[PDB]
Context: one part of a larger RNA, bound to proteins that are not shown
RNA sequence: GAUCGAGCGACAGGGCAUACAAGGUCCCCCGACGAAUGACCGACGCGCGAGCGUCCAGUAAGACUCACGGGAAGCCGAUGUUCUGUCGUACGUUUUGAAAAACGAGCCAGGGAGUGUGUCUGCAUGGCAAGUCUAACCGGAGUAUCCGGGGAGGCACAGGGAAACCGACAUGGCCGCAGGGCUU
RNA sequence: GCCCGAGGGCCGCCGUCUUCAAGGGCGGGGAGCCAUGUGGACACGACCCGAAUCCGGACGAUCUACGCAUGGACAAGAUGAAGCGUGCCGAAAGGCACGUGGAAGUCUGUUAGAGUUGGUGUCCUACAAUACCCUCUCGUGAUCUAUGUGUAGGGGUGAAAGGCCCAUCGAGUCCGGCAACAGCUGGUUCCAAUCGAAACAUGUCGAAGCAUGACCUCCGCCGAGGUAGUCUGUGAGGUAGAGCGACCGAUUGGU
RNA sequence: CCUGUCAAACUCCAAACUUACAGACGCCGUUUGACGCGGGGAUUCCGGUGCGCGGGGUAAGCCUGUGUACCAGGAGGGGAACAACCCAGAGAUAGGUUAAGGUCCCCAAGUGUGGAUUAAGUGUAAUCCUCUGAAGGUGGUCUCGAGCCCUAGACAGCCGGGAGGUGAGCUUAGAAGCAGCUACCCUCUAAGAAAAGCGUAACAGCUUACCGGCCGAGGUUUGAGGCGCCCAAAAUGAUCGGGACUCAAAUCCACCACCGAGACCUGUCCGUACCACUCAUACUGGUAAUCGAGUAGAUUGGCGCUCUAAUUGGAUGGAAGUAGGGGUGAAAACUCCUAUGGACCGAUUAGUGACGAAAAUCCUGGC
Numbered sequence: 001g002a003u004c005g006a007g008c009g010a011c012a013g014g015g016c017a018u019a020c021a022a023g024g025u026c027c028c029c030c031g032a033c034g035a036a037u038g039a040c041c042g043a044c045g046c047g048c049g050a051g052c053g054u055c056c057a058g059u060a061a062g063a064c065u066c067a068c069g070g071g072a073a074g075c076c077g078a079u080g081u082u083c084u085g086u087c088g089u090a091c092g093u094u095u096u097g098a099a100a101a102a103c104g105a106g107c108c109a110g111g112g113a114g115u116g117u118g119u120c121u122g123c124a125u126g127g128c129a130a131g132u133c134u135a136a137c138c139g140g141a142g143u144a145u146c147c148g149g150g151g152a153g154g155c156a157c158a159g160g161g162a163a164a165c166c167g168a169c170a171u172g173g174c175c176g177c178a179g180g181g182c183u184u
Numbered sequence: 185g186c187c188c189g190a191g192g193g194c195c196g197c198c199g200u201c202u203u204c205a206a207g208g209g210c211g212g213g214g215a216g217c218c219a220u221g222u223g224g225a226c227a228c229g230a231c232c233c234g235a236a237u238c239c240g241g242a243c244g245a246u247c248u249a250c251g252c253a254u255g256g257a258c259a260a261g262a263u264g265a266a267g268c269g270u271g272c273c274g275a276a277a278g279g280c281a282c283g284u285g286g287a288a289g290u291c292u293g294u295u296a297g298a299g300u301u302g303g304u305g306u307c308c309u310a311c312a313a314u315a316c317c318c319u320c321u322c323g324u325g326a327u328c329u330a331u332g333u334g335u336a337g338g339g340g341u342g343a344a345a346g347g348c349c350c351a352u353c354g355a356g357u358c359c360g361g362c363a364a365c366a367g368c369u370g371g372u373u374c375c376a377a378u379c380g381a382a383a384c385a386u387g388u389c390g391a392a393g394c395a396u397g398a399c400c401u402c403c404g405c406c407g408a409g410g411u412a413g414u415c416u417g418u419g420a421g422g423u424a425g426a427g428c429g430a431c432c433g434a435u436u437g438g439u
Numbered sequence: 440c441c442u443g444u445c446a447a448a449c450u451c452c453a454a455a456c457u458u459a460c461a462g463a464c465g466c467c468g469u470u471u472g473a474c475g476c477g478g479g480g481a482u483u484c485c486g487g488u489g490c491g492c493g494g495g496g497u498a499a500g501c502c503u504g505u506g507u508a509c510c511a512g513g514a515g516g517g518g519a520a521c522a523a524c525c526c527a528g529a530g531a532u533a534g535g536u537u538a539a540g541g542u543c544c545c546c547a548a549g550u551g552u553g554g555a556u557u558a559a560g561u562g563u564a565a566u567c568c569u570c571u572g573a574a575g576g577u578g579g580u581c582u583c584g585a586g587c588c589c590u591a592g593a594c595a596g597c598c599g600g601g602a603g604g605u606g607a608g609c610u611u612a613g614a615a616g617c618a619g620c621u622a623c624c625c626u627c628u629a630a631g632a633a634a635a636g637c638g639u640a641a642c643a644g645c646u647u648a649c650c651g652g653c654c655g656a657g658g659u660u661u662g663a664g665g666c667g668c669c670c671a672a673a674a675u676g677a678u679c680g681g682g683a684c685u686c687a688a689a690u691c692c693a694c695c696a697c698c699g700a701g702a703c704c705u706g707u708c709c710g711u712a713c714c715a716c717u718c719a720u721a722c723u724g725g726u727a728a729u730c731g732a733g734u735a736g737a738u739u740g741g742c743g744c745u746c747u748a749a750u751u752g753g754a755u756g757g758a759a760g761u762a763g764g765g766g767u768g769a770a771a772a773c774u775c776c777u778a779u780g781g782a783c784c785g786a787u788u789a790g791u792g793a794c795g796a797a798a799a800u801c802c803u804g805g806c
Base pairs, nucleotide, nucleotide: 009087010086011085012084013083014082015081016080017079018078023076024075025072026071027070028069031066032065037061042055043054044053045052046051091104092103093102106806107805108804109803110802111801116228117227118226119225120224121223122222123221124220125219126218127217128216131155132154133153137149138148139147140146159166160165169196172195173194174193175192179188180187181186182185197212198211199210200209201208202207231371232370234368238361239360240359241358242357243356249335250334251333252332253331254330255329256328257327258325260292261291262290263288267284268283269282270281271280272279273278297322298321299320302318303317305316306315337353339349340348341347374741375740376739377738378737379736384397385396386395387394388393400480401479402478403477404476405475410466411465413464414463415462416461417460418459419458420457421456425452426450427449433445434444437441438440486510487509488508489507490506491505492504493503494502495501515526516525517524530708531707532706533705534704535703536702540698541697542696543682544681545680549695551694552693553692554691555690556689562684563683575669576668577667579666580665581664582663583662584661585660586659587658588657596653597652598651599650600649602626603625608620609619636645637644709731710730711727712726713725714724715723742795744792746790747789748788749787750786751785752784753783760779761778762777763776764775765774766773767772
């Protein structure tokens, strides 16, 4: 649940349902606090009229929060389902435009897509610094690690020129940020 | 306010090339090397899958095409060629009639066997990845058929349809090249915070793609101004409108 | 001389406006470092719609420019529905007030007020491929203006008169208001054409002009405006979203009170940026009217998985896994309880990487 309507829900709020545990709150009177906002009634004055102005008054009220007293244990949360309100034509892709009468999937589980070497160019960090790093390899050893050695060679330390060949400011001037100084 | 002011900024000056000369180019007041993580680029499978190729070596003529060897099959019937005979005619040539004979890529035929015109029938997750039924064609020949044998992939075979070479043919099959390549389609898996586009310009065998700019973002450097609005001043402009007895070219009539 | 017209490829003129530079004000920047410079990484080079201005085209939800705002990549409120029309740019939660739009019901708020028009259900349709309605016509109706006529009686109607010279002359058989041509005179009178329209073979006859009476109040001509009406034919079932609405629930002129967003105002909290303090990006306090939307993409902190190491824990007094349930975190996800299970399991820090699926006519297995 056999009188009723379809992206199946999100957020609010009601029904019904609930062993414990791992959550413990929640409701009503009253009172305190009280942002924005913000009156009725009554009094007076306007308007053809609907209605408006002034005062009452930035008062009563005002979300949250708290305190006193009282109440609930399916009771508050929460969970399941269902009802009501508001919003709502999946998802991903393609596309100017997708609910799409554009493309994909029946459902579930598992599987399923920036990886390596070399080189170049940045960047962050670290060592050393006019230098820096070792490669193959050798010795040792705790024997693929690790300790010592190895500077061959690479890049950097001067450039310009097709080449021949030649070969630079360890600062001369002026602005001036940071920082420093002064008696600002 | 005044000094000193690393870095930075603007200059000088120096090396060299070119250089009669001048002017330009490049370089110059010491920062690099290595290591680790990470951003990005290039070659390589290069985020992953995705397709029609091309090449190499092999395996197929158990299907089928064609050839060859050795075998096998074709009820029955129809038509009645040559040849031959007899008779008649004829000088002969030969002719005519009747008979005989039994030819043929001949005729009829669900004989066997081979094929397949139409039904656009049945079937179409079939009995069947080419089937079923009726109709229809061939059936002594270029016939049909069994087995054996041969020809092999840019090659065969082909009474030629690009047909066939094992459900595969406008170039077989298998494995390898191989993770082929694509500018084309699809897909690329956890949470959040800051900023936030371009759908345009130049070039391109370029227009379904790239590169360079524009624009987005991140990092470092610089150090005092900046200018999306308006006002005013000094300039730029010839669109709207208007007009052309201002050019220009259109475009009415009358004395 | 005068008179009638034009120009994208004409200009004696000439805007709005666009634009260079400067100053001023504003806004902004000097701990948020602007303006500018260098370098790393892109994405992107099918766009679209509205509005303005276009060019082509009969046109198009057409093609092709330009400026701008929007959609794309923009929620929420309205517009029946509806990428780009209106309001509106939006952290969460809460109260309040408005915006567009709306207040008869559906559906929150008016069957509001003063006044007018419309009778067609016109209409209840801002914009639009989407909402049609045209040239032409209208004694449908309302409103405003001008001229002329009128109680010395208008306009209309009805009654009476519409007379003679004379059936004018001419033409013609004929013609007498009325075939055609010319002319169009004067009498009586309160009127009456040498006849405005019919009619006849030609006459007759019937009437207009023109006069009088009856009657009794506005009439007649023309200009403009408002709403409506005709013009108005289509295919499954009519429509303003529907119901339905008529002194409106239509339309126009005013006005009154309301409803109605995430906008605006306000309370608390969150994130982000910046400031003070600080070793701190840990606290604490402070500032934001001038912060809070987002596709491609850039940048940065964090969750989870494997195994290694160091440090350090858990488990037969019950590990991992699984099922149901409780708690925390914006979230990735963390954690606890109960049952099952029956042997392994973490945490922190530094590493490691065949590390995260809803999707590929994705693969395999199961259903």
Shown are 806 nucleotides from a PDB entry: RNA (23S RIBOSOMAL RNA, nucleotides 531 to 1365) from Haloarcula marismortui. The entry is indexed under LINEZOLID, 50S RIBOSOMAL SUBUNIT, ANTIBIOTIC COMPLEXES, Ribonucleoprotein, Ribosomal protein, RNA-binding, rRNA-binding, tRNA-binding, Metal-binding, Zinc-finger, RIBOSOME. The structure was determined by X-ray diffraction at 2.7 angstrom resolution and released in 2008. Rfam match: Archaeal large subunit ribosomal RNA. The family is grouped with related families in Rfam's "LSU clan". Among the 28 different proteins in the entry, which are not shown, are 50S ribosomal protein L7Ae, 50S ribosomal protein L23P and 50S ribosomal protein L32e. Ippolito et al. published it in J.Med.Chem. in 2008: "Crystal Structure of the Oxazolidinone Antibiotic Linezolid Bound to the 50S Ribosomal Subunit".